[PDB]
Small ribosomal subunit rRNA, nucleotides 13 to 985 from Saccharomyces cerevisiae: 854 nucleotides with solved positions. An Rfam search finds the family "Bacterial small subunit ribosomal RNA" in it. The literature on the family includes a 2001 paper in Science by Yusupov et al., "Crystal structure of the ribosome at 5.5 A resolution". The family is grouped with related families in Rfam's "SSU clan". The reconstruction used 12,907 particles.
Context: one part of a larger RNA, bound to proteins that are not shown
C1' cells in the first nucleotide's frame, strides 16, 4: 500500500443518474510507418471445399525372382 | 532348355510384424443423475489386463494348415 | 491366482 | 471379521524362430 | 546336401518384484429463469440373481416396500467447453477472459452399434443418414494435419525449407519416415530497442 | 598575452509594435557512427551432420605475440 | 583496455 | 628499399486536441442557428476559444485517433419528509439471534 | 469450544389484594 | 374492546284530524317540481316508516389493525400489586394462515333521510360543474364474496442504555 | 384521608446527539437481535403469462423503445 471532476438548481447546499480522468485489449476501421530481436494470428459458419502432403518401417519374420561361378552347364 | 549350392544383387504388388486410444485439431454438445477442481476422504477392501522396460529365474514340445512360415488351428508340458 | 480344511496371530 | 503358515482340487495359461561362426560324423 | 551339439546374436516365452498405468465410490465447490412449482415411478429405499477386476437401479432379471427430491429453488427450459503458481484491471476484497502457456474434458460429419483391444461405441469397422468423385462396386471420400481455395466477417499468416536440433514409428544394424518438430516467409497484433549528436541568430571594410 | 575586439558598411525571412513569438529553429561548422567494403566466422552438434543463413557477432593491411 | 616492435601489405619522389 | 599513408560513411514523424471538464493566452479569419462540431456540459442569430481554417501551442509517438468491449472509478448504503416499512397482527421454518453460575473436554 | 448442573433478572402460570374499562 | 339480545330518543318524511289565509320555499340574485287556492307554508293534534345516536366528549381512551363514546343484559378479553410456582419455556418471523375502512358484487328483507345516475332550474360566452329540484343504483340489516386506501405517526417488532422540566395520571406511601 | 414524599405510564416543552435541513428527542439518539423494502427518470404496476374471483378485479410482473435527467429541506 483505498484522492477524484462535470452535469440540479435562480443560489445554497442534498438525493440520484449521466459521463470524464486511469489502465488495458484474441481487437476492428481511419491516417502514416524505418531497422532489429522476441511473443502471436479465423473470436465469425464443429459452414464448403480444386490440389501436395501430415504413418511408415521391416528384405535379419514366411516368399519372389534374375547374376555368375561351384557342380561343368 | 534348366537346377543341391558360394556368394552378385532387386522386389515389402504375394503372406508377415509393429507403428498411427498418440499427436494435432476445435469447441459441437456437455450445468454433471458422473463431468471439472481439490484436501485426501474411502472400499467393494479394485488387478497384472501389463500394455514396455528393467532385475532375477526357468522353458520354448507334436501335428495340421497357407505355396511356406516368428500367419493361424488342434493338443502336450510348466 | 481361486475354493475347502486346520493351526497360530489380532501384529 | 482381518492377516501368516501348512495341506488338497478345479485349473491351469504358454511360446518362435532367424543371422553368422564352430564342431561331429555320413 | 543333411542334421545332433551349444555358442554369440539377434531375438522368443513365463514367472515373481519393480516401475509406467488402468477402473469405482465418497465429500465439497461449480451460470440465468419458479412469468418452470410441484417433481418422481426404477423414482426412494430393501431383499435376492444375472453380467462385471468390482460396490450400487449400473445393466439385464426377480420379487418387496414407500420412498426420494423441493421456495437454503426441486424438476423443467436456456445458454456455456472448465480450469492454474496462466492473462487483464484494483488499494484489496474481488471482477473479467480463456487468444497465448499450461491442465482437464469432449468432438474429429451425423447417429447408432460392434470387433479390436489391458483401456476405445475408436478420424477404425458395421449399419443407417447427409453431401460430392473412382464413373458403377454388398464402391471411394469427408482438411475440426500442415499449406491452400471459396463462402461467412468489421477481421487473423505461405499452396515454404530442412530432418540439423529435440522428440516419435520401423529396423539386429546400416538408415527410413516424420506439415510433430525447428527454422524461414507474411502481418506494428503485442513487447523491446533503434531512428546524431556538439555548436550555433547575419556579411563585410578597417585597425 | 591580454585586453571592455573595435568601428563603418550595409543588408536582416514569418509574424509582431512590446512581455507576441516562429527561433537554436532553421544554415555552415563541426563530430561520429548504422549503413556501404575488405576481412571474418564463433555457436544451436557434434563421430559427423547447421535446414535457419546475406549466419550471429567480431572487423579494419595484416600478423606475431606483446603488454593492462 | 593496451601498447610498443617486427616483418610482410603496401608506400613516394628520386 | 623508407622517412610515412593504411576502404568508406548518411539521417529522416507523425496524429489528436487546444470553452470547461482537461495541459493548451499571439493572435486572426470565415461563415452565419447556416453551414458544421459534440464523451458530458453544450456550441453556432452584429467583433464564435467550442463549425472551417492560419498563425501560435500542447498531448502521445512508430504511433495517434476513433469503435467495440473488460476492470477501476462509493454501499467504511440506507427507507418521517427524496427510490425506499408488509394494511396488521398470530405465528411455521429460520444452515436466525438470545438469561445466569459452575464443571468438564 | 456441547455437554451435564445447579440460578431466577427474562417470559410464563396460579391465586389473593387493590380498582374498575367498556 | 368484541359477538349477541332486549330497550330510549330528539327529528324528518308521509299522512288524515283541525283551525288559518295566500303565498309558500329556495338563492349571491332567481328561477323551476307533484309546492299552494285541490286551502298551502305556519300552528297543533294524532298515526306510520326507517337511519341515526347532542352534551358529556379529551378518542383520554379500548382494540393487532380495521375500528370504538344513547342505554342495558349476558359471554369473552384487557390492570396494578404483591405471594406461590415454571425454570430461558425467549426475542419475530420466510412461506401460510386471520383480520381487514369506503366503495363495489350475490342473495334476501326492509327503503325515512342523503345522495352517485338520471331529469329538470339556474349561472355562465358556453357550464354534460360548482349553485338549486325532484330524486334511481347505494347508503340499513342478514348471509355471504371480495382483501384494496394518504390502511399515514408517510416513521416495521423486540430489548438494553441517556440529561432536564411542566402537567395529564396509576400508584405505593405518610401523621 | 389532606398533606407532602417516593415509584411508574402517558401528554407536551427541551439538553445531549442524530440529521439533507425541516425536525426527531426516551426515537429519527447510543447500541444490539430479526423480518420487510429500495438501488436514475420515463416506458409500468403497463404488457404477457400464471393463479384466485360470479364479476369489477386483485396479487403476480418484464423487455424494446428515449433522456442527461428526476427528487426532496433549508433561502
Nucleotide at each position: 500500500u483505498a484522492a477524484g471532476a462535470a452535469u440540479a438548481u435562480g443560489a445554497u447546499g442534498u438525493u440520484g443518474g449521466u459521463u470524464c480522468a486511469g489502465a488495458u485489449u484474441a481487437a476492428g476501421c481511419g491516417c502514416u510507418a524505418a531497422a532489429u530481436a522476441a511473443g502471436g494470428a479465423c473470436a465469425u459458419g464443429a459452414c464448403a471445399c480444386a490440389u501436395g502432403c501430415g504413418a511408415a518401417u521391416c528384405a535379419u519374420a514366411c516368399g519372389u525372382u534374375u547374376a555368375u561361378u561351384a557342380u561343368u552347364g | 532348355a534348366g537346377a543341391u549350392a558360394a556368394u552378385a544383387a532387386a522386389u515389402a504388388u504375394g503372406u508377415g510384424g509393429u507403428g498411427u486410444a498418440a499427436a494435432c485439431g476445435u469447441g459441437a454438445g456437455u450445468a454433471a443423475u458422473u463431468u471439472u477442481a481439490u484436501u485426501a476422504g474411502g472400499a467393494a477392501u479394485u488387478a497384472a489386463u501389463g500394455a514396455a522396460c528393467u532385475a532375477u529365474a526357468g522353458a520354448a514340445u507334436a501335428a495340421g494348415c497357407u505355396a511356406a512360415a516368428u500367419a493361424c488351428u488342434u493338443a502336450a508340458u510348466a | 491366482u481361486u475354493a475347502u480344511a486346520u493351526a497360530a496371530a489380532a501384529a | 471379521a482381518u492377516u501368516u503358515a501348512u495341506a488338497u482340487a478345479a485349473u491351469a495359461a504358454a511360446a518362435a524362430g532367424g543371422a553368422u561362426a564352430u564342431a561331429u560324423a555320413u | 546336401a543333411u542334421a545332433u551339439a551349444u555358442a554369440u546374436u539377434u531375438a522368443u516365452c513365463u514367472a515373481u518384484a519393480g516401475u509406467c498405468a488402468a477402473g469405482c465410490c465418497a465429500a465439497u465447490a461449480a451460470u440465468g429463469g419458479u412469468u418452470u412449482a410441484g417433481g418422481u415411478a426404477g423414482u426412494a429405499g430393501g431383499u435376492u440373481u444375472a453380467u462385471u477386476a468390482a460396490g450400487a437401479g449400473u445393466u439385464a432379471a426377480a420379487c418387496c416396500u414407500a420412498g426420494c427430491c423441493a421456495a437454503c429453488g426441486a424438476u423443467c427450459c436456456a445458454u456455456a467447453a472448465u480450469c492454474g503458481a496462466u492473462a487483464a484491471u484494483g488499494a484489496a476484497a474481488g471482477u473479467u477472459a480463456g487468444a497465448a502457456c499450461g491442465a482437464u474434458c469432449a468432438c474429429g460429419u451425423u447417429g447408432a452399434c460392434u470387433c479390436u483391444g489391458a483401456a476405445a461405441u475408436a478420424u477404425a469397422g458395421u449399419c443407417a443418414a447427409u453431401a460430392u468423385c473412382u464413373a458403377u462396386a454388398a464402391g471411394a471420400u469427408a482438411c475440426a494435419g500442415c499449406a491452400g481455395u471459396g463462402a461467412g466477417g468489421a477481421a487473423u499468416a505461405u499452396u515454404g525449407g530442412a530432418c540439423a536440433a529435440u522428440g516419435a514409428u520401423c529396423g539386429a544394424a546400416a538408415g527410413a519416415u516424420u506439415g510433430a518438430u525447428c527454422c524461414a516467409g507474411u502481418u506494428a497484433c503485442u513487447u523491446a530497442u533503434u531512428a546524431g549528436g556538439a555548436u550555433g541568430a547575419u556579411a563585410u571594410a578597417u585597425a | 598575452u591580454a585586453u571592455a575586439u573595435a568601428u563603418a558598411u550595409a543588408a536582416a525571412u514569418u509574424g509582431a509594435u512590446u512581455a507576441a513569438a516562429a527561433a537554436u529553429a532553421a544554415a555552415a561548422u563541426c563530430c561520429a557512427u548504422a549503413a556501404a567494403u575488405a576481412a571474418u566466422u564463433a555457436a544451436a552438434a557434434u563421430a559427423a551432420u547447421g535446414a535457419u543463413a546475406u549466419u550471429a557477432a567480431u572487423u579494419a593491411c595484416c600478423a606475431u605475440a606483446u603488454a593492462u | 583496455u593496451u601498447a610498443u616492435a617486427u616483418g610482410g601489405a603496401u608506400a613516394u619522389a628520386u | 628499399a623508407u622517412a610515412u599513408a593504411u576502404u568508406u560513411u548518411a539521417a529522416u514523424a507523425g496524429u489528436c486536441c487546444u470553452g470547461a471538464c482537461u495541459a493548451a493566452u499571439a493572435u486572426u479569419u470565415g461563415u452565419g442557428c447556416c453551414a458544421g462540431c459534440a464523451g458530458u456540459c453544450g456550441c453556432g442569430g452584429u467583433a464564435a476559444c467550442a463549425c472551417a481554417a492560419a498563425g501560435a501551442g500542447g498531448g502521445c509517438g512508430a504511433g495517434c485517433g476513433u469503435u467495440a468491449a473488460u476492470c477501476a472509478u462509493a454501499a467504511u448504503g440506507g427507507u418521517u419528509u427524496a427510490a425506499a416499512g408488509g394494511a396488521u397482527c398470530c405465528g411455521u421454518a429460520g444452515a436466525a439471534u438470545g438469561a445466569a453460575u459452575u464443571a468438564u473436554a | 469450544u456441547a455437554u451435564a448442573a445447579u440460578u431466577u433478572a427474562g417470559a410464563g402460570u396460579u391465586a389473593a389484594u387493590a380498582a374498575a374499562a367498556u | 374492546u368484541a359477538a349477541u339480545u332486549a330497550a330510549a330518543g330528539a327529528a324528518u318524511u308521509a299522512u288524515a284530524a283541525u283551525a288559518g289565509u295566500a303565498a309558500a320555499g329556495a338563492u349571491g340574485a332567481a328561477a323551476u317540481a307533484a309546492u299552494a287556492a285541490u286551502a298551502a307554508u305556519a300552528a297543533u293534534u294524532a298515526u306510520a316508516a326507517g337511519a341515526c345516536u347532542a352534551a358529556u366528549a379529551u378518542a383520554u381512551g379500548u382494540g393487532a389493525a380495521a375500528a370504538u363514546a344513547u342505554u342495558a343484559a349476558u359471554u369473552a378479553a384487557a390492570u396494578a400489586u404483591u405471594a406461590a410456582c415454571u425454570g430461558a419455556c425467549a426475542u419475530u418471523g420466510a412461506g401460510g394462515g386471520a383480520u381487514u375502512a369506503a366503495a363495489a358484487c350475490u342473495a334476501g328483507a326492509g327503503u325515512a333521510g342523503c345522495g352517485a345516475a338520471a331529469c329538470g332550474g339556474a349561472u355562465u360566452c358556453g357550464a354534460u360543474a360548482c349553485c338549486c329540484g325532484u330524486g334511481u343504483a347505494g347508503u340499513u340489516c342478514u348471509a355471504g364474496u371480495a382483501g384494496u386506501a394518504a390502511a399515514c405517526u408517510a416513521u416495521g417488532a423486540a430489548u438494553a442504555c441517556a440529561a432536564u422540566u411542566a402537567u395529564u395520571u396509576a400508584u405505593a406511601a405518610u401523621a | 384521608u389532606a398533606u407532602a414524599u417516593a415509584u411508574a405510564a402517558a401528554u407536551a416543552a427541551u439538553a445531549a446527539a442524530u440529521g439533507a435541513a425541516a425536525a426527531u428527542g426516551a426515537a429519527a439518539g447510543u447500541a444490539u437481535u430479526c423480518c420487510a423494502c429500495c438501488u436514475g427518470a420515463a416506458g409500468a404496476g403497463u404488457a404477457c403469462g400464471u393463479u384466485a374471483g360470479c364479476a369489477a378485479u386483485a396479487a403476480u410482473g418484464a423487455a424494446a423503445c428515449u433522456c442527461a435527467a428526476a427528487a426532496c429541506a433549508a433561502u